[PDB]
Context: bound to proteins that are not shown
RNA sequence: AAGCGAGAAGAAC
RNA sequence: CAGAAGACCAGGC
DNA sequence: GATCAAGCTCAAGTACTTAAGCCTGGTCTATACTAGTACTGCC
DNA sequence: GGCAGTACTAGTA
DNA sequence: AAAGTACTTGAGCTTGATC
Repeated sequence: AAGCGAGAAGAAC
Repeated sequence: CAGAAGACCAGGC
């Protein structure tokens, strides 16, 4: 200085 | 991720 | 002292080793006779 | 279906 | 239309031994 709805990775290659 | 190897011929240097 | 035999040396003949470097492409690779081995018609 | 006849594979030469 | 070197064998010399 800005500010008007929520997320994360089964298997295996 | 894959080997021939040998012989012969031609050829550049 | 002379001749013969043995040993040594020399020359000739035969056999063995080497023939520059590195570099690019290509093509071609045992007959030959054989016995067995299976197929397949023939019966 | 088996027997014999024959072409092919091999294996040696 | 290889060449050269080394080794081996045979022959001739060199020396000695024997009758």
Shown are 101 nucleotides from a PDB entry: RNA (cap(1)-RNA (35-MER)) with a sequence from Influenza B virus, together with DNA. Taxonomically the source falls in Betainfluenzavirus influenzae (Viruses, Negarnaviricota, Insthoviricetes, Orthomyxoviridae). Released in 2025, the model rests on electron microscopy data to a resolution of 3.3 angstrom. Entry title: Influenza A/H7N9 polymerase pre-cleavage cap-snatching complex. The sample was in a buffer at pH 8. Among the 18 different proteins in the entry, which are not shown, are DNA-directed RNA polymerase subunit beta, RNA polymerase II subunit D and Transcription elongation factor SPT5.